[PDB]
Shown are 553 nucleotides from a PDB entry: RNA (23S rRNA, nucleotides 5 to 611) from Streptomyces fradiae ATCC 10745 = DSM 40063. Entry title: Structure of the 50S ribosomal subunit from the antibiotic-producing bacterium Streptomyces fradiae. It holds a match to the Rfam family "Bacterial large subunit ribosomal RNA". Rfam links the family to the GO terms ribosome and structural constituent of ribosome. A reference for the family is Yusupov et al. (2001), "Crystal structure of the ribosome at 5.5 A resolution", Science. The family is grouped with related families in Rfam's "LSU clan".
Context: one part of a larger RNA, bound to proteins that are not shown
RNA sequence: AAGUUUAUAAGGGCGCACGGUGGAUGCCUUGGCACCAGGAACCGAUGAAGGACGUGGGAGGCCGCGAUAGGCCCCGGGGAGCUGUCAACCGAGCUUUGAUCCGGGGGUGUCCGAAUGGGGAAACCCGGCAGUCGUCAUGGGCUGUCACCCACUGCUGAACACAUAGGCAGUGUGGAGGGAACGAGGGGAAGUGAAACAUCUCAGUACCCUCAGGAAGAGAAAACAACCGUGAUUCCGGGAGUAGUGGCGAGCGAAACCGGAUGAGGCCAAACCG
RNA sequence: CGGGGUUGUGGGAUCUCUCUU
RNA sequence: ACGAGUCAGAAACCGUUGAUGUAGGCGAAGGACAUGCGAAAGGUCCGGCGUAGAGGGUAAGACCCCCGUAGCUGAAACAUUGACGGCUCGUUUGAGAGACACCCAAGUAGCACGGGGCCCGAGAAAUCCCGUGUGAAUCUGGCGGGACCACCCGCUAAGCCUAAAUAUUCCCUGGUGACCGAUAGCGGAUAGUACCGUGAGGGAAUGGUGAAAAGUACCGCGGGAGCGGAGUGAAAUAGUACCUGAAACCGUGUGCCU
Numbered sequence: 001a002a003g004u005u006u007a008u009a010a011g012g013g014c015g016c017a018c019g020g021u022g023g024a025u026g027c028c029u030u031g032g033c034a035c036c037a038g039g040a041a042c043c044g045a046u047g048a049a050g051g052a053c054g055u056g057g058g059a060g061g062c063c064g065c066g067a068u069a070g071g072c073c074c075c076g077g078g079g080a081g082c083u084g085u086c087a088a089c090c091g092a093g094c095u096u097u098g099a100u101c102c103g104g105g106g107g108u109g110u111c112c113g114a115a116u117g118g119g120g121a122a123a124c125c126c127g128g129c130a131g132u133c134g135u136c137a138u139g140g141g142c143u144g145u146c147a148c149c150c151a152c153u154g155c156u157g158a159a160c161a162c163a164u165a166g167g168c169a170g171u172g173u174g175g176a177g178g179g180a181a182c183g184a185g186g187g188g189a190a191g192u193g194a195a196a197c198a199u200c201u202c203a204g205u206a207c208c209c210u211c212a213g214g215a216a217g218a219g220a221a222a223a224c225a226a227c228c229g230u231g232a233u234u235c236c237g238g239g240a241g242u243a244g245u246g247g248c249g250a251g252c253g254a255a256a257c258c259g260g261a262u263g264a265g266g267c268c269a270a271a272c273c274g
Numbered sequence: 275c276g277g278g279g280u281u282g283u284g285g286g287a288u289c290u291c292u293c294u295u
Numbered sequence: 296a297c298g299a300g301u302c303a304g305a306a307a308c309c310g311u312u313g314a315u316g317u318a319g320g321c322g323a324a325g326g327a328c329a330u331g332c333g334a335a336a337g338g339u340c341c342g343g344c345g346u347a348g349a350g351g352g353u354a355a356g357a358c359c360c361c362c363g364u365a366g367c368u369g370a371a372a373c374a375u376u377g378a379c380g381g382c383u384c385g386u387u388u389g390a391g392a393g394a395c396a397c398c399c400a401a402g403u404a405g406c407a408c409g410g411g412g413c414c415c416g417a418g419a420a421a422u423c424c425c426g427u428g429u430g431a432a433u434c435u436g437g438c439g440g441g442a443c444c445a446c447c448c449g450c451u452a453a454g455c456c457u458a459a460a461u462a463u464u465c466c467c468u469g470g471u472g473a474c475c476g477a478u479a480g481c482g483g484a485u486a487g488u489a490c491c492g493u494g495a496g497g498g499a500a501u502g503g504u505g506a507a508a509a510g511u512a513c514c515g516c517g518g519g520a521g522c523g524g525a526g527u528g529a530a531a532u533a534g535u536a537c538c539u540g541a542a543a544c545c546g547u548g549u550g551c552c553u
Base pairs, nucleotide, nucleotide: 011553012552013551014550016548017547018546019545020544026538027503028502031475032474033472034471035470036469037468038467039466040464041463042178043177050112051111052110053066054065055064057090058089060086061085062084072106073105074104075103076102077101081094082093083092117126118125119124127146128145129144130143131142132141133140148175149174150172151171152170153169154168155167156166182213183211184210185209186208187207193200197247223230224229234261235260236259237258238257244252245251265456266455267454272277273276274275282434284399285398286397288394289393290392291391292390293389297385298384299383300382308381309380310379311378312377313376314375315374316373317372319368320367321366325341326340327339328338342359343358344348350362351361352360405429407427408426409425410424411423415441437450438449439448440447490497491496510537513524514523515522516521
C1' cells in the first nucleotide's frame, strides 16, 4: 500500500426463574329450587294486613317489645349457667330461695292506617258531652264517649186533615278493609294463525267487575235410552281426533255407552182450615 | 203467621161408605 | 210410650271421660401399641352393642367421643275430635172403597223478531240462556225423544237445601333429590336495601384466615402507612387486603439474536 475477520445495545424480541395485580379452577356452606307425607285453610270496629315514632349502660342496623317498651303475672317442662344478632369490647349485674331457655294462658299495647268525634300533605292539628286531678279561677292534665249505612223498639208528624216524608230517643260481638293460589256468575282485547285480510283463530285466554268457602260450583229427572233397559251430582281413562263442524280454508270437535274414585237423600208453594 | 199436604204406579184437598183405632 | 240429634232433614249449652296437638325424658356398646404431623375418626391387634350400621358434629374415613337413631315414656294449661249423661226436638190413630174435577209454582211456557251457547259459523235447526212485543192450560194438564205430524217411551219446568270422590299452598311439622353451589340457586347466602324516576315503576354488587386468635409481645427505619428481625402456629407468599391462586396485564435477573 491492497484485501479482509470480528467486537460494541439507546431500545426491542424470544425462553426460563422469581414476583406483583386478578380472583378463574378445586374443595365447601350460612342460602335457594322442585316435591313427598301430615296440619291449617281465613284475619277485622273487642280496631285487621302493613307501618311511623320510641325503647338497651355505652352509637346505629336487623330482630323483639310499646311510656308496664330486649320485656310484666300465673301454670308446666327444664337443671347451671345467663345478660338477642351484625360483633368484638368494657362495665355492671341476675342465678340452685331454680336464672337464662321452652310450651299454654293472661295484663300493657303511644300515633297512622277500613280509621270511624271534626280536619288533614298517613303517623299531624282542633274539639263536643259525662266523670275526675289541679288552682282564687281561666289556662292545663287523665278516663270514657261521639262517623256513615243497615236491623229493630218507642216519641213526634210537616206543606195538610187523616197521613206519610222527615226529625228525636234506645239498643245491635250487623256492615265497611286485608289476603299466595284455588272457585261461581258477568264484561271482554290485540299481537299471532289464516304464509295478505274482514267471516273464523288466538279465546272466552290476558285483564276487569260482584260474591265467596275451606273448598267452590253441580246435584235428587219436565234425564237418558230405544220397545229391551239404566235410575241424584261430581271427577279420572276410553269412545275419538271418531260422528260432525269450517271463507268445508287455518282450524274446531262431541254423545250414547264402557271401566273406575265416592256414595244420601230431604223440605217447601199450591189447593183446604184458623 | 199456624195447621195441611209433597206427587209420576200420579198425588193431595173436600165429601160419602167399610174396617180398624 | 216411641224414635232423631249437634247434621242437608231445628238448635244450643253443662259435665264425665277417651284419643291427637302445642314443651319434654330415658335410651345400648372400645381399649392397647406405633405412626402422623399438629390433631387418630386413618394403621395393627384384640373386643363389644345391635327392635339402635339413619343422619350431623368431634383438630384427617367414628355403630361403641357428643348430638341423636331403634325402642319405650310424658301434660297443670288450652286447642281439635270422639263416647256417654243431662239436655233439645219429632211423633202419638190408621188403612181401604167410592165420590169430585177443587189444587199441583204466570206476565211464566209457547209463539213472532233480534241475539248468545251447544260438534252445529242461523242453517229444515231440536234442546239451553237473554231483551222486546203477544201470550195458556192443572192430570183429558204439560215437556222431551234433532224441522214437523201421529203413535209409542220417559218425565212432571216456571221453589229450595245437601257431605264424599275434585282444585290450591301464603303459612306450620317432619322428610326427599343421578336439583344449584356464590356470573349458579329466589332479584335477595336477605335487599325490594343502595341507586335511578316527579310517578306508576325499574333495581343491583359484596360468601371462605386457622382446629383454636394462639389476630404478631419486644426491637429497629418511618409522621403514619408499611416493612426487616423476633414470636404464635403444623403451615405467616394462611397476617384480619387473609383456603386453593389460572389467564389477560405489569416488573426484576438471566442465555441467544438484534

The 2025 paper behind the entry is "Extensive natural variation in bacterial ribosomal drug-binding sites". The sample was in a buffer at pH 7.5. Method: cryo-electron microscopy, resolution 3.13 angstrom. The entry became public in 2025. The entry is indexed under Streptomyces, ribosome, 50S, ribosome-targeting antibiotics.